The depositors describe the entry as "Mycoplasma pneumoniae large ribosomal subunit in chloramphenicol-treated cells".
An RNA structure (23S ribosomal RNA, nucleotides 2019 to 2900) from Mycoplasmoides pneumoniae M129, in which 882 nucleotides are resolved.
The model includes bound chloramphenicol (CLM) and PENTANE-1,5-DIAMINE (N2P).
Among the 31 different proteins in the entry, which are not shown, are 50S ribosomal protein L4, 50S ribosomal protein L22 and 50S ribosomal protein L33 1.
The sample was in a buffer at pH 7.4.
It holds a match to the Rfam family "Bacterial large subunit ribosomal RNA". Rfam 15.1 lists 51,934 matches to the family in 10,816 species.
The work is reported in "Structural insights into context-dependent inhibitory mechanisms of chloramphenicol in cells" (Xue et al., Nat.Struct.Mol.Biol., 2025).

[PDB]
Context: one part of a larger RNA, bound to proteins that are not shown
């Protein structure tokens, strides 16, 4: 001098309990009072109102043939918007004509007046022309003709009849106006991001030319047409968690438990109507089947008798009802009324059910009487809007009209059926917000359906023989052990797969250990009982649990412990964002479908648990040396020889029992050997920098680097142990012996019998408060008084303090403090390195060689007070009575 955290806390473990996993509850065990270093098992520990799932008539953002809109492109009409020319349309001012069913001297469009009619608005006869077309003909128009003629008045025919004078239909020309389609040609409107000049020293703008366009285009208004470009929203609800899947309103039956009335994604059907008769009266009448008897006709059609008590009909899915009836058949009819409604049933409201009576005018019937729809229960939708028929109401100053009221009626699989709006669909793993253990995913609780493991029955396999060993076809239990149901805790957070450390508990035993029985000669083996001490391998492949597979082993055992164990590790899976592949989906996107990459935090309060203290107590103190109540530790085993090629066993092969000897694993100690380390220890060296220079040193470069290497630490090293033996049993076997003269391991009485137990083997242990035992040594004043009183005053012994390691994190533990060898230093060896430094000589130098087994040398042996442990302070005793 912080921090995150804190309801107060004086904060044990076991079994049960309990909101379903407890420091505090219940019932037992166990614990002197407080620190210190540790390490994390717990305090569903801490940080984050859970990111995962549900829920909200919550948010964003995306997406699309969800809905409603737009922004933007298109298209047309209007206006800016002139002129002229040509087609062609429709209508007509003015003109003509156009039209064959026959028969009818003939090309009858229809309706009238209609008896006569023509001639310079000029005729027979003839020429030529548009148009038509029945190959015949009709009409218009021009030239000549000249006064005679109409049978198309008057004959006749037919449904329609003729000249003349009018209206009204199919078509076709015309001068001529009315509107607009398309087609051009012009300029003056207008446009220019053509070029020129000028304000003007000036890419812009403005103005005046010139080009190119042109009433186009371009703006305004108005209407369509496409438009997730964009933008506000919808996108239900139950739901043994969501999602998918089903259902969603009304009827009948059962659940429903003899009034009524009751749910559930219990259990079995229906409707969303039919009938002008299947309503109403009167009036008549009565089953299906079967049995005989009779052509077609047939098991079954129709007839006759008989018989039978609903098995028939009652339009229909079911209950009820109902055989003279609610079924069948004739007659007449429309009460399948009009205005009502006293009084009940059932219900939250809404709104459904029955329903006496009364007034009107009707129907059957002689009349009493009966009809306001059917035997009876499903056949149906409220408000609002907006139509349609009557109307004794209203009429915005008045008359009307227009909107409106009343009554009556029409239009919603509005079926998500008490109906959100007239109009609405998906993704989020980029996500976000408010909440929920009201609701799932991990664990726990409940259940044990499956799963596991074991019993009971005996069919049968089994040289014959159910039970050596298997065991059907069935039936009873355990355990919680798979895969399951339920949602009680936990969503203001319980981190979930494998792996690694560490393990620790069960026994339904893989090994070792003892029995029974075997279809057990011997070896090896199967099956059962009794035992949980110990041990239970390394690999390849996969994230893997699991699996296979390969060498071994006595043996590679099932499971629990939040599928032990991330406040111990790792993140390979799973499960974030990134980005492909297969598939779906139009799409954003999604897949227990595959693949790359991809942040794991925390300093320990309190408990628990490994270690080490201080204080008190053990009743006088102290220093010592013990007994051992209560405990921990560690227990595994093979292989060769030899009994012995013995027992067995035609052979093959091959033992119990018991000795000896060598091994893996673990486990404790040590460091003489072998390694591994040995940062003030020996030697070689290389680079730079200094000691002024050579030579010889220091500093720095991983301790610069290299080869060795005292003392200490340690295994890979080497010595021990991983025996034995008593006792008491499990299984099992027993001797003796009745109950139940036999037989029986038993009841009495006496025995054998597993690594399991209790000791023997190690190690700690009087705080064992129930506080133990023995030896020793030191207290035993003077005086007031007041007595496990007082003022002075009496030793062992401890501690402070200093030197240190046989010890240690700190404390302690051990040694010593001058009467001492405790630490340093000195001497002297020991190990270790490896012939020093100088000098001489040789050599041209590097370099050798001889003094020289030479010099050095942390820690190691041992002596030696030279240095440091001083001449120092404090605590500390009469033991109550019984």
């Nucleotide at each position: 001098g912080a921090a995150a955290u804190c309801c107060a806390g004086g904060u044990a473990c076991g079994g049960g309990u309990g909101a379903a996993g407890a420091c505090a509850c219940c019932c037992g065990u166990u614990a002197g009072g407080c620190g210190c270093a540790a390490c994390g098992g717990g305090a569903c520990g801490g940080a984050a109102a859970g990111a995962c799932c549900c829920c909200g008539u919550g948010a964003a953002g995306c997406u699309u043939u969800a809905c409603u809109g737009u922004a933007g492109c298109u298209u047309a009409a209007u206006a800016u918007u002139g002129a002229u020319c040509a087609g062609g349309a429709c209508a007509u001012u003015a003109u003509c004509a156009u039209g064959u069913a026959g028969a009818g001297a003939a090309u009858a469009g229809g309706u009238a007046g209609g008896a006569g009619c023509a001639a310079u608005c000029g005729a027979u006869g003839c020429a030529a022309g548009u148009u038509c077309g029945c190959u015949a003909g009709g009409a218009c128009u021009u030239g000549u003709u000249g006064a005679u003629g109409c049978g198309a008045a008057a004959g006749g025919u037919g449904g329609a009849a003729u000249a003349c004078u009018a209206c009204c239909c199919u078509u076709g020309g015309u001068u001529g106006u009315g509107u607009g389609c398309u087609g051009u040609u012009c300029u003056a409107a207008u446009u220019g991001g053509u070029a020129a000049c000028u304000g003007u020293u000036a890419u812009c703008c403005a103005g005046u030319u010139u080009c190119a366009a042109g009433a186009c285009a371009g703006u305004g208004u108005u209407a369509g047409g496409u438009g997730g470009g964009c933008a506000g929203u919808u996108u239900g609800a139950c739901u043994g968690g969501g999602g998918c899947g089903g259902u969603c309103g009304c009827c009948u039956c059962c659940u429903a438990a003899a009034a009524g009335g009751u749910a559930a994604c219990g259990g079995a059907g229906g409707c969303g109507u039919a009938c002008a008769a299947a309503g109403g009266u009167a009036c008549c009448u009565u089953c299906a089947g079967u049995a005989c008897g009779g052509u077609u006709g047939g098991a079954a059609a129709u007839c006759g008798u008989a018989u039978g008590u609903a098995g028939a009909g009652u339009g229909u899915a079911a209950u009820g009802g109902u055989g003279u009836a609610a079924g069948g058949g004739u007659g007449c009819u429309u009460g399948a009324c009009u205005g009502u409604g006293a009084g009940a049933c059932a219900u939250a409201c809404a709104g459904g059910u029955c329903g006496a009576a009364c007034a009107g005018g009707u129907g059957a019937g002689a009349a009493a009487u009966c009809a306001g729809g059917u035997c009876a229960u499903a056949g149906u939708g409220a408000u609002c809007c907006g139509g349609u028929g009557g109307u004794c109401c209203a009429g915005u100053a008045u008359g009307g009209a227009a909107u409106g009221g009343c009554c009556a009626u029409c239009g919603c699989u509005c079926a998500a059926c008490g109906g959100a709006u007239a109009a609405a669909a998906g993704c989020u793993a980029c996500u976000c917000c408010g909440g929920g253990g009201a609701u799932a995913a991990c664990a726990g609780g409940c259940u044990g359906a499956u799963a596991c493991u074991g019993c009971c029955c005996a069919a049968g396999a089994g040289u014959u023989c159910a039970u050596a060993u298997c065991g059907a076809c069935g039936g009873c239990a355990g355990u919680g052990u798979u895969u399951g149901g339920c949602a009680c805790c936990u969503c203001g957070a319980u981190g979930u797969c494998g792996a690694c450390u560490c393990a620790u508990c069960u026994c339904a035993u893989c090994c070792u250990c003892g029995a029974g029985c075997u279809g057990a000669a011997g070896c090896a083996g199967g099956u059962u009982c009794g035992a949980a001490g110990g041990g239970u391998u390394c690999g390849g492949c996969u994230g893997u649990u699991c699996g296979c597979c390969g060498a071994u082993u006595a043996a590679a055992g099932a499971g629990a412990u939040a599928c032990g164990u991330g406040a111990g590790u790792u993140g390979g899976g799973u499960u974030c964002a990134a980005a492909c592949c297969g598939u779906c989906g139009u799409g954003a996107g999604a897949c227990a479908g595959g693949u790359u990459g991809g942040u794991c935090c925390c300093u320990a309060u309190c408990u628990a648990u490994u270690g080490u203290g201080c204080c008190c107590g053990u009743a006088g103190g102290a220093a010592g040396a013990u007994u051992g109540a209560a405990g921990a530790g560690u227990g595994u085993u093979g292989c060769u020889u030899c009994u012995a090629g013995u027992a067995c066993g035609a052979g093959a092969g091959g033992a119990c029992c018991g000795a000896a000897g060598c091994g893996a694993g673990g486990a404790c100690a040590c460091c003489u050997c072998u390694u591994a380390u040995g940062c003030u220890c020996c030697a070689g060296u290389u680079g730079u920098a200094g000691c002024g220079c050579c030579a010889g040193c220091u500093g720095c470069a991983c301790c610069g680097c290299u080869g060795g290497g005292u003392a200490g630490u340690a295994a890979c090293g080497u010595g021990u142990c991983u025996a034995u033996u008593a006792g008491a049993u499990a299984a099992a076997c027993g001797c003796u012996g009745a109950a139940a003269g036999c037989a029986u391991c038993u009841a009495a009485g006496u025995g054998u019998g597993a690594a399991a137990c209790u000791a023997u083997c190690u190690c700690a242990a009087a705080g064992a408060u129930u506080a133990a035992u023995c030896u020793u040594c030191c207290c035993a004043u003077u005086u007031c008084g007041c007595a496990a009183g007082a003022a002075a005053g009496u030793a062992a012994g401890a501690g402070c303090c200093g030197u240190c390691a046989a010890a240690g994190a700190c404390g302690a533990u051990g040694a010593c403090g001058u009467u001492g060898a405790u630490a340093g230093g000195u001497u002297a060896c020991a190990g270790g390195u490896g012939u020093a430094a100088g000098c001489a000589u040789a050599g041209u130098g590097a370099u050798a060689u001889g003094u020289u087994g030479a010099g050095c040398u942390g820690a190691g042996u041992a002596a030696u007070a030279c240095u440091a442990a001083u001449u120092g302070c404090u605590c500390g005793a009469g033991g109550a009575c019984u």